Keywords: staple, RIBOSOME. An RNA structure (stapled 16S-23S rRNA,stapled 16S-23S rRNA,stapled 16S-23S rRNA,stapled 16S-23S rRNA, nucleotides 1 to 920) from Escherichia coli, in which 920 nucleotides are resolved. Rfam match: Bacterial small subunit ribosomal RNA. The family is grouped with related families in Rfam's "SSU clan". The 2018 paper behind the entry is "Controlling orthogonal ribosome subunit interactions enables evolution of new function". Entry title: E. coli 70S d2d8 stapled ribosome. Ions in the entry include magnesium and zinc.

Context: one part of a larger RNA, bound to proteins that are not shown
C1' cells in the first nucleotide's frame, strides 16, 4: 500500500394469447442415516434418542522441613546362634534412608460431564456504588510467658454384618487463656477492646539438663495500610410465539424504627400510607439452555446453537445445613421417596450426565489401550509422588484435502458383442503386441525433531562468625520419549495388489435394437404404458461424478411468493355502508435563542478463536500460526446548528368568524286538496261478465257487468319532470304553515397554524325480519282451488292471510358499488345541463370576464387488457382500512353483541395443480 467484487431462469391452466397466480425443479449445506462400492495417506470429527437403568477397572491425592510414633522391607546399630574363623540369618529398636496406621496443614468449590429446569433469578452490550477476597506481592512494627485435653496405643467389651460402647497413656504449627495494643474497631471526644507457631540447615569463641541454648541463614506465624486477581450486588437497553391469553398484584407498591447480611435492599419483623405494575402487552398459556458464532444470500435479511472458547443451572428424586477465603458441595453430611443389593430378620449398603464399558432405546454415532516424555494442576524447601486434564495409540469413507489404481507406442482399425438400408458403422489406440518407470502398498538399511529442566560436581561472589548448606551465575561430568518398525530418506524385485455409482421423453449434459401389451412398472414436476415406447425391464452405446455415487431427511435460496431494501387493493385476492372523534402519526411561512435527533473529532470499551487482508511454517494441498483490517454497536467530553424538535415573539395564503342575498324532493311536526281503486246503498237496465295462446276456476236471472247519484274508508301524490336538484351515506317528489341543518356567491372587516387523517371508542345505516299498540283501501311471502305438463311443491290464472301504513323500541346486513377510502398540491382540450355574481351601447334572450356543483368525450401520461383521463385509475404527499393458490370456509370451536333470526371476530385436518382477470 492490501483489508474487495456482487445480483441468471426454466416448466405446468388455455384451441392459441397476455397476465395474475400457486406448485415443482436446477444450487449451496449438514453431529446425518440409509442403499451399492471401496487402495493409500494428512488433518479433523463421532449417543442429536432414553436428565433410562448400570456388573467391573480406573477419574485426589499430597506432607516426616508440622506431630507422637514404629505395622512392614532390607539394611543402618547393639546382641544371638551352625561356625567355611565372616558373614547369612532370626530376638530389640526409630538415627540418618526411609514408612502402614493416628493427629494436624492444605487440595477435594480447581480440572472433568451433563443440558433437565430456565422467556428473564439468565445471557449479551454499556454504566455504577454500598462489599469480602486462600495461595501470590510492596511497605510498617511484632513475633512475649503459660495452661487443660485429645486420636494413634493397651485392658475389657456391644453387634450377623456395616459401626460402636467404656476405662486409663502421652505428642503437635490441636485447642485455650494471662501479658501486650497501633495510622485497627466503637466513640462528638474522653476512653474502652481486640493476635500469633515454630519447624530446618551449618557451626569456631562462648556455653550445659550433655538430645540443645548461643551464632547464623533459609522458611513459616500475628496485626495493620496497599496491589492483583476472584466473587456478591446494583441499574438502562436488547434477548421467542399467541389477545380464540385483559385485566394481574397484600410483603404486594412506598414511608419510619429494630434486627440481619461482608455489603446496599420488604432481605426479615413491626407500625403507617394506598399504593405498585399493564395495550410502549402486565398476567396467563405453548417452547426453549445465553453468546463470541455456523450456515444461506449481491445485499438486506432468514434458519441456527454440533465441535472450539466465554457465561449460567445441574448432579438418582424432592429438601437441608455443616465445615471452610470460597460450596448450601458429582467421586461430602444428614433427611425423606423410588430403585438394587446385604442379612444371624435386628439392620445395614448404593448413585458413570468423569474415562472405557454392559443392557435398553434407536435410522443412528468407537477401545473395560499407553504414559505423565512435554504443556498445566494439586501437595512437598526439594527429590518426587499423584493427575482417564491432556499428551498419543486403537475403531468407523462422517467431512475436507492431497495422492494412487501406471506411463507411452500401438491398424490385419484383428476377433467378439452390438446396429445395419447388408454396402457397412461403432465399441476403437482401444485391447493385444512392442518399449518404460516404480509414487503407494511390500520386505531391508539408515535414522531429525518434540528436552526444557532436575542431578551429583567444581569456580567466583552475595549474607558472613565462616573456607559448611541452599539461592545466584557460566562452565566438566553420566543420564531423562507413550508416541515408535516417527516424519523424512536410500535400494530391490514387479505393471505387479488397487474402480466403482447415478443418469440419458421435456425441464437437463446424453439414443438405438429386442421384451411385455393401460398388464409388470415408471414418476421431482407436465406426464408415460390400451402391439414398431429416445418414458416400463434387459442389452450395446454415450452422459455425469470418481474411493466415492446416490437416496431420504432438515435448512437457507431461487421466491420481488409477507416486497425494510423491494409487491399490491375499477374488472385477477384485497376500500371498511358512510361518518364524527380521543391516544398516535404527521404539519404552511419569519426571526431569536436552545442543541434532543443529526453531523464531526478524540477518549474508553467492543475476549481469545473464528471471517478478511498480507505475510510465515509442514515437499503442495487441507492444517497451524505472525501483523493488520474489522467488531456495523455503547459510554463520556468538546465542537457545526443546515434540517426536525423544545421554547418566545410575530406574519396571513391553511382553517375559521361577522354583514347582504341565492338555488334546492335536505330533516322534523301539523294541516289539507285533487284524480283513481275498493266497498256501502239507491235509481235505470237485462243476459251475460272476467281471464287466457286456448280455456277453466271464479262472479252472474237471489238481477251480474254496464251507467248515473249518494255516503265510507285508506294509501300514494300524473302531468310539471330533464345522464335536473339536496344530502356524509343510507335517501328525499301535490300544495301550504311552524321549528331546523347545509352548501355557495358579492365585496368588505376580524382571529392569527387554531391543521389533516384516524386503530380502539360512538353515532347514523335501504329493504326484510322481530316486540308492543293501533290501522287495512289496493298489492301480495304463505295457503287454496283451476289450467299446464311424462311430473309442475314452479311459470299463467282466479282468490287471499302475514306483510307493506302508522306511533316507539330493537336488528345491523344488500351488487349498502363508482365494484374506486378520505385530505392537500401540481399538469394539454372541445361541445352541454344546472346555480350564482361582475362589467360592455342590457340599442333583445347579446357580447366579455368570473365562482360552486355536474354530464358526455377525448390528448399526453398510466394500465394485463378493457380503460381512467384536471370530478384519474397522471405525478405526488400525509394517515387509515385491508390482501397474499383453488376448494373446504366466512363454516366448525371459543367469546362479545341480539327476545329470536342471527351478526361480528375466525380456524385446522383433508384435497387438487390448478382455481382466476382481460382479450383472441
Nucleotide at each position: 500500500a492490501a483489508a474487495u467484487u456482487g445480483a441468471a431462469g426454466a416448466g405446468u391452466u388455455u384451441g392459441a394469447u397476455c397476465a395474475u397466480g400457486g406448485c415443482u425443479c436446477a444450487g449451496a449445506u449438514u453431529g446425518a442415516a440409509c442403499g451399492c462400492u471401496g487402495g493409500c495417506g494428512g488433518c479433523a470429527g463421532g449417543c442429536c434418542u432414553a436428565a433410562c437403568a448400570c456388573a467391573u477397572g480406573c477419574a485426589a491425592g499430597u506432607c516426616g522441613a508440622a506431630c507422637g510414633g514404629u505395622a512392614a522391607c532390607a539394611g543402618g546399630a547393639a546382641g544371638a546362634a551352625g561356625c567355611u574363623u565372616g558373614c547369612u540369618u532370626c530376638u530389640u529398636u526409630g538415627c540418618u534412608g526411609a514408612c502402614g496406621a493416628g493427629u494436624g496443614g492444605c487440595g477435594g468449590a480447581c480440572g472433568g460431564g451433563u443440558g433437565a429446569g430456565u422467556a428473564a433469578u439468565g445471557u449479551c452490550u454499556g454504566g455504577g456504588a454500598a462489599a469480602c477476597u486462600g495461595c501470590c506481592u510492596g511497605a510498617u512494627g511484632g513475633a512475649g510467658g503459660g495452661g487443660g485435653a485429645u486420636a494413634a496405643c493397651u485392658a475389657c467389651u456391644g453387634g450377623a454384618a456395616a459401626c460402636g460402647g467404656u476405662a486409663g497413656c502421652u505428642a503437635a504449627u490441636a485447642c485455650c487463656g494471662c501479658a501486650u495494643a497501633a495510622c485497627g474497631u466503637c466513640g462528638c471526644a474522653a476512653g474502652a477492646c481486640c493476635a500469633a507457631a515454630g519447624a530446618g540447615g551449618g557451626g569456631g569463641a562462648c556455653c550445659u539438663u550433655c538430645g540443645g541454648g548461643c551464632c547464623u541463614c533459609u522458611u513459616g506465624c500475628c496485626a495493620u495500610c496497599g496491589g492483583a486477581u476472584g466473587u456478591g450486588c446494583c441499574c438502562a437497553g436488547a434477548u421467542g410465539g399467541g389477545a380464540u391469553u385483559a385485566g394481574c398484584u397484600a410483603g404486594u407498591a412506598g414511608g419510619u424504627g429494630g434486627g440481619g447480611u461482608a455489603a446496599c435492599g420488604g432481605c426479615u419483623c413491626a407500625c403507617c400510607u394506598a399504593g405498585g405494575c399493564g395495550a410502549c402487552g402486565a398476567u396467563c398459556c405453548c417452547u426453549a439452555g445465553c453468546u463470541g458464532g455456523u450456515c444461506u444470500g449481491a445485499g438486506a435479511g432468514g434458519a441456527u446453537g454440533a465441535c472450539c472458547a466465554g457465561c449460567c443451572a445441574c448432579a438418582c428424586u424432592g429438601g437441608a445445613a455443616c465445615u471452610g477465603a470460597g460450596a448450601c458441595a458429582c467421586g461430602g453430611u444428614c433427611c425423606a421417596g423410588a430403585c438394587u443389593c446385604c442379612u444371624a430378620c435386628g439392620g445395614g449398603a448404593g448413585g458413570c450426565a468423569g474415562c472405557a464399558g454392559u443392557g435398553g432405546g434407536g435410522a443412528a454415532u468407537a477401545u473395560u489401550g499407553c504414559a505423565c516424555a512435554a504443556u498445566g494442576g494439586g501437595c512437598g524447601c526439594a527429590a518426587g509422588c499423584c493427575u482417564g486434564a491432556u499428551g498419543c495409540a486403537g475403531c468407523c469413507a462422517u467431512g475436507c484435502c492431497g495422492c494412487g489404481u501406471g506411463u507411452a507406442u500401438g491398424a490385419a482399425g484383428a476377433a467378439g458383442g452390438c446396429c445395419u438400408u447388408c454396402g457397412g458403422g461403432u465399441u476403437g489406440u482401444a485391447a493385444a503386441g512392442u518399449a518404460c518407470u516404480u509414487u503407494c502398498a511390500g520386505c531391508g538399511g539408515g535414522g531429525a525433531g518434540g528436552a526444557a529442566g532436575g542431578g551429583a560436581g567444581u569456580a567466583a561472589a552475595g549474607u558472613u562468625a565462616a573456607u559448611a548448606c541452599c539461592u545466584u551465575u557460566g562452565c566438566u561430568c553420566a543420564u531423562u520419549g507413550a508416541c515408535g518398525u516417527u516424519a523424512c530418506c536410500c535400494g530391490c524385485a514387479g505393471a505387479a495388489g488397487a474402480a466403482g455409482c447415478a443418469c440419458c421423453g421435456g425441464c437437463u449434459a446424453a439414443c438405438u435394437c429386442c421384451g411385455u401389451g393401460c398388464c409388470a412398472g415408471c414418476a421431482g414436476c407436465c406426464g408415460c404404458g390400451g402391439u414398431a415406447a429416445u418414458a416400463c425391464g434387459g442389452a450395446g452405446g454415450g452422459u455425469g461424478c470418481a474411493a466415492g455415487c446416490g437416496u431420504u431427511a432438515a435448512u437457507c435460496g431461487g421466491a420481488a411468493u409477507u416486497a425494510c431494501u423491494g409487491g399490491g387493493c375499477g374488472u385477477a385476492a384485497a376500500g371498511c355502508g358512510c361518518a364524527c372523534g380521543c391516544a398516535g402519526g404527521c404539519g404552511g411561512u419569519u426571526u431569536g435563542u436552545u442543541a434532543a435527533g443529526u453531523c464531526a473529532g478524540a477518549u474508553g470499551u467492543g475476549a481469545a478463536a473464528u471471517c478478511c487482508c498480507c505475510g510465515g511454517g509442514c515437499u503442495c494441498a487441507a492444517c497451524c500460526u505472525g501483523g493488520g483490517a474489522a467488531c456495523u454497536g455503547c459510554a463520556u467530553c468538546u465542537g457545526a446548528u443546515a434540517c426536525u424538535g423544545g421554547c418566545a415573539a410575530g406574519c396571513u395564503u391553511g382553517a375559521g368568524u361577522c354583514u347582504c342575498g341565492u338555488a334546492g324532493a335536505g330533516g322534523g311536526g301539523g294541516g289539507u286538496a285533487g284524480a283513481a281503486u275498493u266497498c256501502c246503498a239507491g235509481g235505470u237496465g237485462u243476459a251475460g261478465c272476467g281471464g287466457u295462446g286456448a280455456a277453466a276456476u271464479g262472479c252472474g236471472u237471489a238481477g251480474a257487468g254496464a251507467u248515473c247519484u249518494g255516503g265510507a274508508g285508506g294509501a300514494a301524490u300524473a302531468c310539471c319532470g330533464g345522464u335536473g336538484g339536496c344530502g356524509a351515506a343510507g335517501g328525499c317528489g301535490g300544495c301550504c304553515c311552524c321549528c331546523u341543518g347545509g352548501a355557495c356567491g358579492a365585496a368588505g372587516a376580524c382571529u392569527g397554524a387554531c391543521g389533516c387523517u384516524c386503530a380502539g371508542g360512538u353515532g347514523c345505516g335501504a329493504a326484510a325480519g322481530c316486540g308492543u299498540g293501533g290501522g287495512g283501501a289496493g298489492c301480495a311471502a304463505a295457503c287454496a282451488g283451476g289450467a299446464u305438463u311424462a311430473g309442475a311443491u314452479a311459470c299463467c290464472c282466479u282468490g287471499g292471510u302475514a306483510g307493506u301504513c302508522c306511533a316507539c323500541g330493537c336488528c345491523g346486513u344488500a351488487a349498502a358499488c363508482g365494484a374506486u377510502g378520505u385530505c392537500g398540491a401540481c399538469u394539454u382540450g372541445g361541445a352541454g345541463g344546472u346555480u350564482g355574481u361582475g362589467c360592455c351601447c342590457u340599442u333583445g334572450a347579446g357580447g366579455c370576464g368570473u365562482g360552486g356543483c355536474u354530464u358526455c368525450c377525448g390528448g399526453a401520461g398510466c394500465u394485463a387488457a378493457c380503460g381512467c383521463g384536471u370530478u384519474a385509475a397522471g405525478u405526488c404527499g400525509a394517515c387509515c382500512g385491508c390482501c397474499u393458490g383453488g376448494g373446504g370456509a366466512g363454516u366448525a370451536c371459543g367469546g362479545c353483541c341480539g327476545c329470536a333470526a342471527g351478526g361480528u371476530u375466525a380456524a385446522a385436518a383433508c384435497u387438487c395443480a390448478a382455481a382466476u382477470g382481460a382479450a383472441u